Primary citation: Huang et al., Nucleic Acids Res. (2020), "Crystal structure and ligand-induced folding of the SAM/SAH riboswitch". The RNA (Chains: A,C,F,I,M,O; Chains: B,D,G,J,N,P) with a sequence from Roseobacter sp. has 35 modelled nucleotides. Crystallisation conditions: 0.01 M Magnesium Sulfate, 0.05 M Sodium Cacodylate pH 6.0, 1.8 M Lithium Sulfate monohydrate. Bound small molecules: adenosine (ADN).
RNA sequence: GGUCACAACGGCUUCCUGGCGUGACC
RNA sequence: AUUGGAGCA
Ligand code: ADN
Repeated sequence: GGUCACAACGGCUUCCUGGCGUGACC
Repeated sequence: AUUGGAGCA
RNA backbone atom coordinates (compact mmCIF):
# COMPACT_ATOMS: atom_id res chain seq x y z
C1' G A 1 0.00 0.00 0.00
C1' G A 2 -4.12 -3.67 -1.07
C1' U A 3 -8.05 -6.81 0.52
C1' C A 4 -11.22 -9.15 3.85
C1' A A 5 -13.46 -10.30 8.39
C1' C A 6 -15.88 -9.74 12.88
C1' A A 7 -18.26 -5.62 14.65
C1' A A 8 -20.32 -0.56 18.93
C1' C A 9 -24.73 1.85 17.33
C1' G A 10 -32.92 1.01 16.72
C1' G A 11 -38.26 0.62 21.20
C1' C A 12 -38.08 -3.98 18.37
C1' U A 13 -35.95 -7.32 13.83
C1' U A 14 -32.12 -14.18 10.82
C1' C A 15 -33.92 -7.99 5.84
C1' C A 16 -31.56 -3.15 3.49
C1' U A 17 -28.05 1.06 3.88
C1' G A 18 -24.09 3.11 6.88
C1' G A 19 -19.36 1.15 9.84
C1' C A 20 -17.27 3.39 15.87
C1' G A 21 -14.03 -0.26 16.99
C1' U A 22 -11.11 -4.84 16.84
C1' G A 23 -8.48 -8.31 14.16
C1' A A 24 -6.66 -11.23 9.92
C1' C A 25 -4.43 -12.18 5.17
C1' C A 26 -1.65 -10.43 0.88
C1' A B 1 -23.57 16.78 9.85
C1' U B 2 -24.55 7.79 9.63
C1' U B 3 -27.96 8.34 14.38
C1' G B 4 -31.19 5.66 9.37
C1' G B 5 -34.55 2.44 5.39
C1' A B 6 -38.14 -1.45 5.21
C1' G B 7 -41.57 -3.75 8.74
C1' C B 8 -44.42 -3.88 13.83
C1' A B 9 -46.56 -0.51 17.21
O1 ADN C 1 -28.21 -2.29 12.49
C1 ADN C 1 -27.71 -2.32 13.82
C2 ADN C 1 -27.82 -0.97 14.49
O2 ADN C 1 -27.20 0.03 13.64
C3 ADN C 1 -29.25 -0.49 14.75
O3 ADN C 1 -29.28 0.28 15.95
C4 ADN C 1 -29.52 0.42 13.56
O4 ADN C 1 -30.50 1.41 13.79
C5 ADN C 1 -28.15 1.03 13.30
N1 ADN C 1 -27.93 1.38 11.89
C6 ADN C 1 -27.79 0.67 10.78
N2 ADN C 1 -27.61 1.55 9.79
C7 ADN C 1 -27.63 2.79 10.31
C8 ADN C 1 -27.50 4.03 9.73
N3 ADN C 1 -27.28 4.61 8.42
N4 ADN C 1 -27.56 5.11 10.48
C9 ADN C 1 -27.76 5.01 11.81
N5 ADN C 1 -27.89 3.79 12.39
C10 ADN C 1 -27.83 2.69 11.63